[PDB]
RNA sequence: GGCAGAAAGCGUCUAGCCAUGGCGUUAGUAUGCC
Numbered sequence: 001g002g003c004a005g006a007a008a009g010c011g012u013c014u015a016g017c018c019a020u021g022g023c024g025u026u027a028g029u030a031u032g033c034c
Stems, first nucleotide, its partner, number of pairs: 001034004009025005
C1' cells in the first nucleotide's frame, strides 16, 4: 500500500418462563499475506 480476515465484547432481536442463542456490530479494526 493492497489483498485477506476475526473474535471477546458491544448493542439489537428473539425464545417466552427462561439468554444459553441469532443478527449485526465489533471493523475492514487486531492479526495475516504481499

Released in 2003, the model rests on solution-state NMR data. Shown are 34 nucleotides from a PDB entry: RNA. The entry is an ensemble of 20 models. Sample source: Synthesized by in vitro transcription from linearized plasmid DNA using T7 RNA polymerase. The entry is indexed under RIBONUCLEIC ACID, HEPATITIS C VIRUS, INTERNAL RIBOSOME ENTRY SITE, LOOP E MOTIF, HAIRPIN LOOP, RNA. Entry title: Solution Structure of HCV IRES Domain IIb.